Solved structure of RNA (23S ribosomal RNA, nucleotides 1262 to 2017) from Thermus thermophilus HB8, 732 nucleotides shown. It comes from the structure "Complex of 70S ribosome with tRNA-Tyr and mRNA with A-A mismatch in the first position in the A-site and with antibiotic paromomycin". Ions in the entry include magnesium and zinc. Crystallisation conditions: Tris-acetate, KSCN, PEG 550MME, PEG 20K. Among the 47 different proteins in the entry, which are not shown, are 50S ribosomal protein L21, 30S ribosomal protein S6 and 50S ribosomal protein L20. The structure was determined by X-ray crystallography at 3.05 angstrom resolution and released in 2015. It holds a match to the Rfam family "Bacterial large subunit ribosomal RNA". For this family Rfam cites "Crystal structure of the ribosome at 5.5 A resolution" (Yusupov et al., Science, 2001).
[PDB]
Context: one part of a larger RNA, bound to proteins that are not shown
RNA sequence: AUGAGUAACGAUAAAGAGGGUGAGAAUCCCUCUCGCCGUAAGCCCAAGGGUUCCUACGCAAUGGUCGUCAGCGUAGGGUUAGGCGGGACCUAAGGUGAAGCCGAAAGGCGUAGCCGAAGGGCAGCCGGUUAAUAUUCCGGCCCUUCCCGCAGGUGCGAUGGGGGGACGCUCUAGGCUAGGGGGACCGGAGCCAUGGACGAGCCCGGCCAGAAGCGCAGGGUGGGAGGUAGGCAAAUCCGCCUCCCAACAAGCUCUGCGUGGUGGGGAAGCCCGUACGGGUGACAACCCCCCGAAGCCAGGGAGCCAAGAAAAGCCUCUAAGCACAACCUGCGGGAACCCGUACCGCAAACCGACACAGGUGGGCGGGUGCAAGAGCACUCAGGCGCGCGGGAGAACCCUCGCCAAGGAACUCUGCAAGUUGGCCCCGUAACUUCGGGAGAAGGGGUGCUCCCUGGGGUGAUGAGCCCCGGGGAGCCGCAGUGAACAGGCUCUGGCGACUGUUUACCAAAAACACAGCUCUCUGCGAACUCGUAAGAGGAGGUAUAGGGAGCGACGCUUGCCCGGUGCCGGAAGGUCAAGGGGAGGGGUGCAAGCCCCGAACCGAAGCCCCGGUGAACGGCGGCCGUAACUAUAACGGUCCUAAGGUAGCGAAAUUCCUUGUCGGGUAAGUUCCGACCUGCACGAAAAGCGUAACGACCGGAGCGCUGUCUCGGCGAGGGACCCGGUGAAAUU
Numbered sequence: 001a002u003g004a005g006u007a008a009c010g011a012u013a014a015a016g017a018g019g020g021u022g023a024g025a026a027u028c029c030c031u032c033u034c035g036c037c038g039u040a041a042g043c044c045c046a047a048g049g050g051u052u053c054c055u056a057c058g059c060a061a062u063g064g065u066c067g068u069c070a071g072c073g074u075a076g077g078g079u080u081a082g083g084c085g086g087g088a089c090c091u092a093a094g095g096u097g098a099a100g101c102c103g104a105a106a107g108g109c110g111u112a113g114c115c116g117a118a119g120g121g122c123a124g125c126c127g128g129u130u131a132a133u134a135u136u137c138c139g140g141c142c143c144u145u146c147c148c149g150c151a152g153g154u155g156c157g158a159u160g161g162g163g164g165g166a167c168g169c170u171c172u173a174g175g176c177u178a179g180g181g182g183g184a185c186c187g188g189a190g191c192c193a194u195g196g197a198c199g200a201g202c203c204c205g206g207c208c209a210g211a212a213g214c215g216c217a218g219g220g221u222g223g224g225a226g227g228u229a230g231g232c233a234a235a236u237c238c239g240c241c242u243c244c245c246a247a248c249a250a251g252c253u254c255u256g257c258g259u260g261g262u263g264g265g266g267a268a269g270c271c272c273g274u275a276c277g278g279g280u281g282a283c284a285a286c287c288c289c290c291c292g293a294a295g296c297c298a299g300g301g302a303g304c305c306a307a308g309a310a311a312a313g314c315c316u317c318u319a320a321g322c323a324c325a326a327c328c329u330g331c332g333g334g335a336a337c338c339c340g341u342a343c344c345g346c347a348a349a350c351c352g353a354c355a356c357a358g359g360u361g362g363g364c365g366g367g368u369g370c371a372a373g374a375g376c377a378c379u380c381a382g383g384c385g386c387g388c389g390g391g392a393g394a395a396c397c398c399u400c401g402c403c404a405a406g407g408a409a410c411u412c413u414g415c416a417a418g419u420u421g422g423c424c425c426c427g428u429a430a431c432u433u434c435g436g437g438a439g440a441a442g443g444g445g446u447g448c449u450c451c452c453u454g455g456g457g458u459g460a461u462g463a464g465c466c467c468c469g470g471g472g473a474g475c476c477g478c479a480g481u482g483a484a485c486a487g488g489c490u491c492u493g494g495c496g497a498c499u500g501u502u503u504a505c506c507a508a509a510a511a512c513a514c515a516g517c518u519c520u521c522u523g524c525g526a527a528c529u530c531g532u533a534a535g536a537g538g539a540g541g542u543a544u545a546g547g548g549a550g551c552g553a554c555g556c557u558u559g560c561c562c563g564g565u566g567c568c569g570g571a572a573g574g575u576c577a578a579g580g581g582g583a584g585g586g587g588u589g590c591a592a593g594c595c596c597c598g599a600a601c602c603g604a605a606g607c608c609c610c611g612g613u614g615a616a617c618g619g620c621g622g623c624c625g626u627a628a629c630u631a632u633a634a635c636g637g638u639c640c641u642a643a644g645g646u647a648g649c650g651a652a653a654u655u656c657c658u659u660g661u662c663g664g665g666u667a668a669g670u671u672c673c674g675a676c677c678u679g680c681a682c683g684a685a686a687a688g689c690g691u692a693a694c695g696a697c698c699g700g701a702g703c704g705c706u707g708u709c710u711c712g713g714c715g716a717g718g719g720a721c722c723c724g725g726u727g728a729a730a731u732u
Base pairs, nucleotide, nucleotide: 001732008726009725015033016032017031018030019029020028034385035384036383037382042364043363044362045361048344049343052342053077054076055075056074057073058072062070063069082143083142084340085339086338087337089120090119094115095114096113100109101108102107124141125140126139127138128137144336145335146334147333148332149331150330151329152328153327154326155322156321160317161316162315163314168304169303170302171301172300174297175296176295179291182288185206186205187204188203190202191201192199207264208263209262213259214258215257217255218254220252222245223244224243225242226241227240228239230238231237265286269280270279271278272277305308350359351358366379367378368377369376370375388724389723390722391721396719397718398717399716400715401714402713403712405710406709409708414705422446423445424444425443426442431436433553447475448474449473450472451471452470453469454468455467456466457465458464476480488703489702490701491700492699493698494697495695496694500512501511516551517550518549519548520547521546522545528537529536530535554690555689556688557687559620560619561618564617565616566613567612568611569610570609573608574607575606579602580601584597585596586595587594588593621639622638623637624636625635648682649679660676661675662674663673664672
C1' cells in the first nucleotide's frame, strides 16, 4: 500500500436557548431553563505521584471531533510552625551485632547493646487574611522544654532496685458532647400571583472558641507502727508476717462536660459586574423544648475462655559521690535547631502502554418517608451531564415493556423469565441428636377521616414534646408494604455430618479441611525438621506431651488368613569387609637381610535362619452329586489354599449382557422411587450399613406461575442506516 472513508470515537445521567469573545464556536465565558449524583459521583486524611497549583501570553502538537479552552507550549509567581507529622524520646516482629561460636574462601550464627513504628510517650484552640499557604502569617486566648537568676523546701544523687506504663473478646450502667428535629418565642430584607389567603401567613436565621475559679458526672487511691533472712550491692522503697485506726471514694488527686473575663462569627433577599467574591441586610437575633451516639468521662462495670506486647516518659528507693554541692516547688528573664507543608488523591494527576466502565486504607457523610438501618426513593450543601455531533425511525443485534386462548406441550434441564416477596396476627406435619425441621405449609390484615381511652421517657408527681399500643364509627379507588428496596413452595433419592477450603484467568465439587477414632514413634542434649557446621524450630513444652500415618460428627459395627512383603523380638547356628593371623610358597643377595604372596583360625552390622505382628503392604477357592411330581438343594463327594468374603448392603457415583424382572409414578417412563439377587467386577478405618440438621453440589416427581413453547405480534431506548468531523485491524 489493501481492507475503507469501513469499524470505532470508551458507560443510555440529557439536553435547550440568549448574550459575550474571537480570523474562525455544538465544544471557551456568563445567564436562564432542563437532567444526574447526594454512606456520593460531596468533604477531610494517609499512601503514591512530583509543578500537575495560581496568573499572563499562546494553539504546532498532546485532547479520540472541535477549541478562542486545558492536567498542553513560554514565562512569572506560590508551600512560613517551640505546640500538626516525623527527627536531636522508647521499644515490637524482625534486622544488626562488643563477647562468643561455626564455616575451603565468600560467609553463617549470637547474649548484651544498637537500629527499627500506624504502637507507647510529648505542649494549640477559635477566627481573619492571599490569585495561589495557613492549628505554619495575622488577631484573641492558652501551654511545653532547656539555660540562668532569686525565694522557699529536702539527705541530694543512677545506666542500678521497686511501682507503674500495661492492655483480650462479647455485653453493658449513669452522666455528658458531636449531631439532628420542632418552636405559638427572638431577628430579617421582602412577598399576596391564578380562585382564595394581610395571616398566631409565606420564605431566611436564631451560634463558635475561651485560661483561673466554680459547679455536674466519672476515673485512679487507704493511713500508722513493729518485725523483715526476698527483689543477684545498698535502700527508709517493694515484697512477706503482726498490731491499731478509715470503710468510706469521706478526703487527697485526675480527666470529661457546663459556665466562664475577653475574642469571633453571623442567612434569605435586594444590590454590585467579578473569571470570584464584595456592599447592605445588622447595633442582626444568638433563646426554649425534644431526639441522641458506635464519640467522651476511661484504667468504668458484668460475663466468658481461647487467658489476652515491650521499653522509655513518670514516681519511689538508695550506691558511690557530694552535702558553700545537688535535686524539689513557685516566680521571673532569656534560649527553643533540622525535614515536611503547593496541587491530585475511589481518581483525567496514584497501580492498570490510554483523559482506560477495572483496582486502591482511615475519617465525616444532613433532611423526609418506608418497622429498623450506612438499605431503598426523592432531596441539602456541594459536585456533575461522563471531550464527536446532526438526523432518519429498515432488516438485524442488545437492554427493556405488554399480550387473546393454552400453561413446560420448550429443552439435555422450566435454562431463562415469570411467580413469592416488608411488617403484625392466626396457624403449621413426617421425622429429630428435643435444639431443631420452621419464614415449614396455608391464611387474614395493611390506606385516609372523626370519637374514646391505656402505659412509657422527659418535664414536677403537671402541660408540652416524644415513644408504644387499645377499642368505635365512617370515606375513596381496580388497587392502600398503592412508587422504590424485600423468600416461589412441596414430596422423594444419591454424596458429603456440619460453618469452612480449593485450580488468580474454562472445574467450588461427591475434592481439601474439620472436631472425633485407631495405629506408631519419642525418657528429654526427645523423636522429628532445616543447616557442612555453629545454631535453631520442637519447646522455654515433657507421654493428659510432642512427631508421623490412616480413617473423618454421631449411631450400630468393623468378621477369617502371618505363606510372601514391611516392621518388631531373637546373647545360639550359617555366611560376611577391613583388621588381627601366619602354616607354608616366591623374588633377590656371598651372607646377615631387603622385599612380595599367603592356608587354617579369631572378625560387625547385613542377609540367612526362629518367632511375632491386620485401624501393617495385602489376600479372602474350584468341580461334581443330592429331597417320594417338578424345580431348587438345608445335605454329601473330591481337588487346592496362608486363608477361602461374616454382618450389612446390592442392576448401586460399582451391573458388561441391560431399557434385567416385577411393582410404583405417567395417556405413554433407557431416567427416578421400591423390590428381587444371576454382585461381568460390593463389603467392613483406601472403613461397612444408617442417620436429624446442613448444600449457589447431582437425580426424579407435583403445585403455583410464566413468550420456554403452539407462534408469533406490537411497542421503547442504545446501535445498525443518512450527513458533517476524526479515522483503525487481522489478512493480502